[PDB]
RNA sequence: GGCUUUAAGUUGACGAGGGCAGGGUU
RNA sequence: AUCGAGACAUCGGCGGGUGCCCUGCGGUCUUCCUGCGACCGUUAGAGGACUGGUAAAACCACAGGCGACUGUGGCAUAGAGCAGUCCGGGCAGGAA
Ligand code: GLP
Numbered sequence: 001g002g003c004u005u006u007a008a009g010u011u012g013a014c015g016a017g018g019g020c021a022g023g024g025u026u
Numbered sequence: 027a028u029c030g031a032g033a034c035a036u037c038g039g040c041g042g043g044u045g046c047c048c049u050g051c052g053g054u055c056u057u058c059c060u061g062c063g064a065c066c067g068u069u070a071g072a073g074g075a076c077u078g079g080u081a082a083a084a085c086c087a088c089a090g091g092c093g094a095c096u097g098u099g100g101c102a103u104a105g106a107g108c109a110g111u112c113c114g115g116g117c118a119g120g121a122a
Base pairs, nucleotide, nucleotide: 014030015029016028020050021049022048023047024046025045051067052066053065054064055063057121058120059119060118061117062116073113074112075111076110077109078108085100086099087098088097089096090095
C1' cells in the first nucleotide's frame, strides 16, 4: 500500500418551472 | 410528472408532488344565452415561428469535522411545457 470482517459514521437531485374543485393514477 | 447544468451513484428503495385521466364549475372558440363539441384554468388557444433567457451546483472564502463530508457568503454559466411578439378558433337553436 491492497482486501476482508465488525462497529461507528458520511453520501444518497444542482437549480429553473408548474397550483380552479373532487376522485383516480405514477 | 417539465426543463436544462463545468453534477454523472443525480445508482437503488420508500413517501410526496403543481403532470396526466374522468367529472363538476369556470373562461374562450359568436354580442348575449342554452345544448353539444374542442382547447384551456381565472394573465383560462392547442399547435407554429421569431426574439429573449443577468439559475444553481460546480469553484473560491469563512465556519465545523480525524475523515467521508457539512453549513453559510461570494463568483461564471442553461434550457423548457419560462417570458415577450406575431401567426393560429366550432356546430345547432334562441334572444337583443
Ligand atoms: C421530482 C422530479 C420528477 C421525478 C420525481 C421522482 O418530483 N421533478 O420528474 O419523477 O422527483 O424522482 P424518482 O427518480 O425518485 O422517481